Record summary
An RNA structure (60S ribosomal RNA fragment) from Oryctolagus cuniculus, in which 20 nucleotides are resolved. The source organism's lineage runs through Eukaryota, Metazoa, Bilateria, Theria and Oryctolagus. The PDB entry is titled "Core of mammalian 80S pre-ribosome in complex with tRNAs fitted to a 9A cryo-EM map: classic PRE state 2". Method: cryo-electron microscopy, resolution 9 angstroms. The entry became public in 2011. The sample was in a buffer at pH 7.5. Primary citation: Budkevich et al., Mol.Cell (2011), "Structure and dynamics of the Mammalian ribosomal pretranslocation complex".

RNA sequence: GACCGUCGUGAGACAGGUUA
Numbered sequence: 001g002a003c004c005g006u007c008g009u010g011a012g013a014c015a016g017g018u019u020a
Base pairs, nucleotide, nucleotide: 001019002018003017004016005014006013007012
Other pairs, nucleotide, nucleotide, family: 008010tHS008011tHS
């Protein structure tokens, strides 16, 4: 960078799980 679950109207957010 990128999955999911879960909270969120959104932006994002997880001492959750996953990969480079």